The depositors describe the entry as "E. coli 70S ribosome with an improved MS2 tag inserted in H98". This is an experimental structure of RNA (16S rRNA) from Escherichia coli, with 1519 nucleotides shown.
[PDB]
Context: bound to proteins that are not shown
């Protein structure tokens, strides 16, 4: 310092003053249209059909949870022309690393849109009976077992979409048992409830 | 095995986030007045994260509504945004915050979170696919395309920067999002040349035929070169990430990893980036409405109420500044008019800020609920008011100050503000509540006045018309003038007697009374109201008045009386052009009674009620004091 | 009977409010409190809904659509079948007229080849036009011309000019002749003819509604106005009104008006008396002669002539009156109150008349919308007007004698005697530019006579016959004479016009235009009336005033049905769509509750199986989706009800003025329509003398 702020005119009548409507000068705008157009900045741009929509794209990631290994780009182990340098090999989850697959987060954000909703809604102030991944603080815990299941394999159904059927397989999937408070129940005394392992290095 | 790192479990916190609950705001319509039975409440069960009719079963019989429920129309809300001095109108695009929807109708499901755009199931309408049995599918996501439209862009680059997911990371994903294309759609900035220049040149235009004007404008002459165009240089937005080193910090460990610094090489979609420098020469860059008043700008030909203008007023019908074209001009200018659409002006819905006697408007008149308002004094109170203070009103936006882009628009830091809303402390003058009072507003008595106040009833003369009779004769009546009509069946005139309904002459008076309407001879009965004088008494008991009610001329309606005299209608005679009229003879609702409906009148003072206050005169009316 | 003090209550008023009108203590001032109620005009207090009512209807009440308005109140004028007061041949008394007939004359209209243009209620029609055979003329028909009938410029040529012919309607055209100037640096110029070219001449063509100028009107009515001051927001108002008076806005008194202009009156011309001068062309009292005639000498007197001057002023006198103004009346006077008559026309009004007197924007023609000529037309003619002559008879007609005017014109004129003609004229020819001469006896009148009430001895159209004049020329189309003919008309419907005294009426006389052509016009004088109670009453007008819905102003303005055409809207047999409410029906999929019936990995088993899921079925609850009846909305309908709009369409006139029965309000009833009747209300009614 942040409130510097406020104009009329036309037209009724022969002609007045008055009433009193209608009209105009301003300012604006997701505009549109009609003549016109040089260039830069910032912005802004389906107000109608919440009509119907062809195409691409908008939600994925993680091998440091897991079984693997379809492809590569390579390290082993064993292999043919013919340039003594080389290809080309076949093989091999071993290694980087990865299609498919469990699993785990994330897809409820972001990003549109205004149909419906006159009050389960918004605005404003209040308030109690409540949950809350991720992030954060405190205190423990983190043992010990166990059926499976996809991937795969064989067959098999349907044009397709999409499924059946049978048998391997893992785990941070699953599901007992233990253990169990300052946790729930309960006046109390008891009762009773969990979990998973991975990665780097090392004498 | 050790040890680091890092995930899992639990319980308690914490931050976010989100579910619930409550007041008070948030559109129109009363030609929507009633609405509601899980409805209101309450036990008690079950539910949900959680209270809860959230659900059931029983009970109880309530909720809500003229502070507007219910139905019906519209309709996302907010912060703002336009418009206004302002209060206020309008209004909700972009930007941010809340909400709902996701092809339509419905549902769980999974999950810390959905009842889930780019997930599930059904069901539907629609495209499509099929081997006919059965499948698929959702652009309100970013481009796009058809289609609607007055009308709104590109199937773009990039994850470099900010944020998001997922991951120890490294990265990957990101149509968020930073950019790019297209629009003159705003807003803003520059350009389009700057100087000189009379010959006041040609030509255009008007002309009073001298000349004026387009006019320093052109040309010419000297100069600048911004932007565009072309060379060339060139910032910022890239912060981190990778590699290595060295200390620590950690441990059995110089290792792993963790933080530090340290050196390496590296990261941009814009992007041929801003910005700066150089070349060449005025070149490549000026339209759009206006000019009759409102309104800045005036003339000539052209046309003849035609053509054709127009926002209003108006213009044009031969001597148009109004149509059309030209010359002059006048405003704006990369725009310029038009149309829509909102405020303004409009104080013209009036809070601020009108008005009602005659312009529109006082309800015909009045009681009164519900509401609005309240003489006077103390006390208390502290609801409204009023100080403070806290707490909250997002953030952009507007305002003020600064500061950044060459300026400016834009961008941005602080304030201010955000008039609000709670809650706490005060304050006590007004307004409210509450206690005692007061008497001066309102009201009760007591004694009196005047008066067409009201209801009932009863009777009194005067006058018309009817009846019965005397008398008496030839006209009455009627009109501007007439005729209809009445009369020798004796009218009319005059005496008499009598029947009957309706009004009460004089008094009578801008007298009187009553809310208005309206009330008129005389008594009597029942009854309302006004004022005066003296005092007692009560003690704000008052004032208004939506709805509600009641009363409300005259005409009209309904049943039942009455009906002299007047009369709508109706007839006839007359006027007349006609006269469904005025004028005349007659006449019938009606008028008058009782009861009941009707609710309108220039129910008027066209003046609402109630209280206060403010110079005067001359008179009525009706009290009352004194001399 | 003063003197207070309450209550109602009527009228005026102050502030102060108000647009104003008004209100004013009974507020419309100044405040409070509370209700009600308005937001342009129509549509419309209607529509449709409610409630109300027995019904009439009340009562709350929109919309589409249209309009630039509508409307208080006051103002200035108009106007009124408002109301006071005046006034005019305005009526009333009265005389004469037009309308009836013939004719004249403009005019409409119809006619034509043309019948030129113009005026075309009052305030056009005997008007422009004071004078149409040719001319005029301006129109028609033809027959010609194209710088030109009329002007100026330039250039060529040449004097103009007289007398010729011929062709021609004539305009014009060819030629014949016979003179050739006048000034004038022998350059010549230019009075004046032709020629030939283009600026231009023409234009009675248009528009008086673009204009001056001139003119009608109201109306020669008595108004109409301004400064300055006052009043009023203001338009405006006073003055200008009032009391009286007057022909008058004349004058006086009053008075917020003081003053003024233009009107009004006055000066002006004319008339009526007298005087003074002058005395011919005019005069003739008194004298003096006569040719009886002012004729002559005369004479100035009188008539008249025309300068000049007196004289009329309510000036004197009496009364009224307001100590006025003015009025009534008397005297004198020739005239008396403006003596009579004219001229003398205020601000304006009708877009009046006039472009054809002339001028003059503009427009328009230019070998023609100019200009010359002849010959026709304006003079037509079924008709209808306006404006006059002449008349219809005895107040006359005819005859035949005899009296008395005023004013005025005249040189291409007026024209006399005298002669000749019935005559109109015609010959000769004097006067005279005019008190002198001509036009040029006035006529009506009186005196005699006649005619005898007849369509005539009224009337004098009409139409044959002979003429005469002016003119180049009188067919169209002239005036006049002369004999002949002798129409209609016997006094005019309805209506209408003038006129108040020397007026009307009636009688004659002159001018102007004009060659000729008056029954017009514009002058003169003779003779000469009737009536005016008055302002009840009608036009047209003034000044005060009050009402207006009016303002190019009453010929203003303005209602409604009907009638066609379009618009928006109410009702409608209904009918088709959208939302919606009730009441069921109906269960897909999910979730949940029960569970006979299939089936099971994870726990527990004594190893049989249990426990516990799952699946299928069931039930509950629900969305599509059906069915019935409502409600409410939009569209839509034969056909119908009002409303708006719309061109000069019927019918009427209801409102506004007292709108010609005051209007208006509610009711009610009649009635093409506006509206009309009853009843009761209201003044937002005029007059009230």
């Nucleotide at each position: 310092a942040a409130u510097u702020g406020a104009a009329g005119a036309g037209u009724u009548u022969g002609a007045u003053c008055a009433u009193g409507g209608c009209u105009c000068a301003g300012a604006u705008u997701g505009a549109a249209c009609g003549c016109u157009g040089g260039c830069g900045g910032c912005a802004g741009g389906c107000c109608u059909a919440a009509c119907a929509c062809a195409u691409g794209c908008a939600a994925g990631u993680c091998g440091a949870a897991c079984g693997g290994u379809a492809a590569c780009a390579g390290g082993a182990a064993g292999a043919a022309g013919c340039u003594u340098g080389c290809u080309u090999c076949u093989u091999u989850g071993c290694u980087g690393a990865c299609g498919a697959g469990u699993g785990g987060c994330g897809g409820a954000c972001g990003g549109g849109u205004g149909a419906g909703u006159a009050a389960u809604g918004u605005c404003u102030g209040g308030g109690a009976a409540a949950c809350u991944g991720c992030c954060u603080g405190a205190u423990g815990g983190a043992g010990g077992g166990g059926g499976a299941u996809a991937a795969c394999u064989a067959c098999u159904g349907g044009a397709a979409a999409c499924g059946g059927u049978a048998g391997c397989u893992a785990a941070u999937a699953c599901c007992g048992c233990a253990u169990a408070a300052c946790g729930u129940c309960g006046c109390a005394a008891g009762a009773c409830c969990a979990a998973a392992g991975a990665g780097g290095g090392g004498g | 095995c050790c040890u680091c790192u890092u995930g899992c479990c639990a319980u308690c916190g914490g931050a976010u986030g989100u579910g619930c609950c409550c007041a008070g705001a948030u559109g129109g319509g009363a030609u929507u007045a009633g609405c509601u039975a899980g409805u209101a409440g309450g036990u008690g069960g079950g539910g949900u994260a959680a209270c809860g009719g959230c659900u059931c079963a029983c009970c109880u019989a309530g909720g809500c509504g003229a502070c507007g429920a219910u139905c019906c129309c519209u309709a996302g809300c907010u912060g703002g945004u336009c418009u206004g001095a302002g209060a206020g109108g309008a209004u909700g695009a972009c930007c941010a915050g809340c909400c709902a929807c996701a092809c339509u109708g419905g549902a769980a499901c999974u999950g810390a979170g959905a009842c889930a755009c780019g997930g599930u199931c059904c069901a539907g309408a629609c495209u499509c696919c099929u081997a006919c049995g059965g499948g698929a599918g959702g652009c309100a996501g970013c481009a796009g395309u058809g289609g609607g439209g007055a009308a709104u862009a590109u199937u773009g680059c990039a994850c470099a920067a900010u944020g998001g997911g997922c991951g120890c990371a490294a990265g990957c994903c990101u149509g968020a999002u930073g950019c790019a294309g297209c629009c003159a759609u705003g807003c803003c900035g520059c350009g389009u040349g700057u100087a000189u220049g009379a010959a006041g040149a040609a030509g255009g235009c008007c002309u009073u035929c001298g000349g004026g004007u387009u006019g320093u404008a052109a040309a010419g002459u000297a100069c600048u070169u911004u932007c565009a165009g072309c060379g060339g240089g060139g910032a910022g937005g890239a912060a981190g990430g990778g590699a290595g080193u060295a200390a620590a910090g950690u441990u059995a460990a110089u290792a792993c990893c963790u933080u530090u610094g340290c050196u390496c090489a590296u990261u941009g979609a814009c992007g041929u980036u801003a910005c700066c420098c150089g070349c060449a020469g005025a070149a490549g860059a000026a339209g759009c409405a206006c000019c009759g008043g409102c309104u800045a700008a005036c003339u000539c030909c052209g046309u003849g109420c035609c053509a054709g203008c127009a926002g209003c007023c108006g213009c044009g019908g031969u001597a148009a500044u109004a149509c059309g074209g030209a010359g002059g001009g006048u405003g704006c200018a990369a725009g310029c008019g038009u149309u829509a659409a909102u405020c303004g002006g409009a104080a013209u819905u009036a809070c601020u800020g009108g008005g009602c006697g005659u312009a529109a408007a006082g309800c015909g008149c009045a009681c009164g609920c519900a509401g609005g308002c309240g003489g006077u004094u103390u006390g208390u109170u502290a609801a409204g008011u009023c100080a403070g203070a806290u707490g909250u009103g997002a953030a952009a936006u507007c305002c003020c100050c600064g500061g950044g882009c060459u300026c400016a628009a834009c961008c941005u830091g602080g304030g201010a503000a955000c008039u609000g809303c709670a809650u706490c402390u005060g304050a006590u003058a007004c307004u409210g509540g509450c206690a005692a009072g007061c008497u001066u507003g309102a009201g009760u008595c007591u004694c009196g006045u005047a008066g067409a106040g009201g209801g009932g009833g009863g009777u009194a003369g005067a006058a018309u018309u009817c009846c019965a009779g005397g008398u008496g004769u030839a006209g009455c009546g009627g009109u501007g003038a007439a005729a209809u009509g009445c009369g020798u069946a004796g009218a009319g005139a005059u005496c008499u007697g009598g029947a009957g309904g309706a009004a009460u002459a004089c008094c009578g008076g801008u007298g009187g009374c009553g809310a208005a309407g309206g009330c008129g001879g005389c008594c009597c009965c029942c009854u309302g109201g006004a004022c005066g004088a003296a005092g007692a008494c009560u003690g704000a008991c008052g004032c208004u008045c939506a709805g509600g009610u009641g009363c409300g001329a005259a005409a009209g309606c309904g049943u039942g009386g009455g009906g002299a005299g007047c009369a709508a209608a109706c007839a006839g005679g007359a006027u007349u052009a006609g006269a469904u009229a005025c004028c005349c003879u007659g006449g019938u609702a009606g008028u008058c009674c009782a009861c009941g409906c009707c609710g309108u009148a220039a129910a008027c003072g066209a003046u609402g009620u109630c209280g206060a206050c403010u110079u005067g005169g001359a008179g009525g009316u009706u009290g009352u004091g004194c001399c | 009977g003063g003197c207070g003090u309450g209550g109602c209550u009527u009228c005026c008023g102050g502030a102060g409010c108000u647009a104003a009108c008004g209100c004013g203590u009974u507020a419309a001032g100044u405040c409070g409190a509370c209700c009600g109620c308005c937001u342009g005009g129509g549509g419309a207090g209607u529509a449709c809904g409610g409630c109300c009512g027995c019904a009439a209807g009340g009562u709350u009440a929109a919309a589409a659509c249209u309009c630039a308005a509508a409307u208080g109140a006051a103002u200035u004028g108009a106007c009124g079948g408002g109301g006071g007061c005046c006034c005019g041949c305005a009526c009333a008394a009265g005389c004469g007229g037009u309308g009836g007939a013939g004719c004249a004359u403009g005019u409409g209209g119809u006619u034509u080849a043309a019948u030129u243009c113009g005026a075309u209620g009052c305030a056009a029609c005997g008007c422009g036009a004071a004078g149409a055979a040719c001319c005029u003329u301006a129109c028609c028909u033809g027959g010609u011309c194209u710088u030109g009938a009329c002007a100026u410029c330039c250039a060529c040529g040449g004097a103009a000019g007289u007398u010729u012919u011929c062709a021609g309607a004539g305009a014009u055209g060819a030629g014949a002749a016979u003179g050739u100037g006048c000034c004038u640096u022998c350059g010549g110029g230019a009075a004046c003819c032709g020629u030939g070219a283009g600026a231009c001449a023409g234009g009675u063509g248009c528009u008086g509604c673009a204009u001056g100028g001139c003119u009608g009107u109201c109306g020669u009515c008595a108004g109409c106005u301004c400064g300055u001051g006052u009043u009023g927001u203001g338009a405006a108002a006073u003055g200008u009104u009032g009391g009286g008076u007057u022909a008058a806005g004349u004058c006086c008194c009053g008075c917020a008006a003081c003053g003024a202009g233009c009107g009004c009156a006055a000066c002006c011309c004319u008339u009526a008396u007298c005087c003074u001068u002058u005395g011919u062309u005019g005069c003739c009292a008194g004298c003096g002669g006569u040719c009886c005639g002012g004729c002559c000498g005369g004479g100035a007197a009188c008539u008249c002539a025309a300068a000049g001057g007196a004289g009329a002023c309510u000036g004197c006198c009496a009364g009224u009156g307001a100590u006025a103004a003015a009025c009534u009346g008397g005297a004198g006077g020739a005239a008396g109150g403006u003596g009579g008559g004219g001229a003398u026309g205020a601000c304006g009004u009708c877009a009046a008349g006039u472009c054809a007197u002339c001028a003059u924007g503009g427009c328009c023609c230019u070998u023609a919308c100019g200009a010359c000529c002849a010959g026709g037309g304006c003079u037509a003619c079924a008709c209808a007007c306006g404006u006059g002559c002449u008349a219809c008879a005895a107040u006359g007609g005819c005859g035949c004698a005899u009296a008395c005017a005023a004013a005025g014109a005249g040189a291409a004129g007026c024209g006399a005697c005298c002669u000749c003609g019935c005559g109109a004229g015609a010959g000769c020819a004097a006067g005279c530019g005019g008190a002198c001469c001509u036009c040029a006896u006035a006529a009506a009148g009186u005196g005699c006579g006649u005619c005898g009430u007849a369509g005539u001895c009224c009337g004098g159209a009409u139409u044959g016959g002979a003429g005469u004049c002016u003119g180049c020329a009188a067919c169209u189309c002239g005036a006049c004479u002369c004999c002949a003919u002798g129409a209609a008309g016997u006094c005019g419907g309805a209506a209408u016009c003038g006129c108040u005294a020397g007026u009307a009426a009636u009688c004659g006389u002159g001018g102007a235009u004009c060659a000729g052509a008056a029954u017009g016009c514009c002058a003169c004088g003779g003779u000469g009336a009737a009536u005016a109670c008055g302002u009840u009453c009608c036009c047209g007008g003034g000044c005060c005033u009050u009402g207006u819905a009016c303002a190019c102003a009453c010929c203003g303005c303005c209602c409604g049905u009907c009638a066609c055409a379009c618009c928006a809207u109410g009702g409608g047999a209904g009918u088709g769509g959208g939302u919606u409410g009730c009441a069921a029906a109906a269960g897909a999929a999910g979730u949940a509750g029960g569970u006979a019936g299939c089936u099971u990995a994870a726990c527990c088993u004594u190893c049989g199986g249990g426990a516990g899921g799952g699946c299928g079925c069931u039930u509950a609850c629900c969305a599509c989706u059906u069915u019935g009846u409502g409600a409410u909305u939009c569209a839509u309908g034969a056909c119908u009800g009002g409303g708006g709009u719309g061109a000069a369409g019927u019918c009427g006139u209801a409102a506004c003025a007292a709108g010609g029965u005051a209007a208006c309000c509610g009711u009610a009833g009649g009635g093409g329509a506006a509206c009309c009747u009853g009843c009761g209300g209201u003044u937002g009614g005029a007059u009230c003398a």

Among the 49 different proteins in the entry, which are not shown, are 30S ribosomal protein S20, 50S ribosomal protein L3 and Ribosomal protein L21.
It was solved by electron microscopy to 1.85 angstrom.
An Rfam search finds the family "Bacterial small subunit ribosomal RNA" in it. For this family Rfam cites "The comparative RNA web (CRW) site: an online database of comparative sequence and structure information for ribosomal, intron, and other RNAs" (Cannone et al., BMC Bioinformatics, 2002).
NCBI's taxonomy places the organism under Bacteria, Pseudomonadati, Gammaproteobacteria, Enterobacterales, Escherichia.
The reconstruction used 601,617 particles.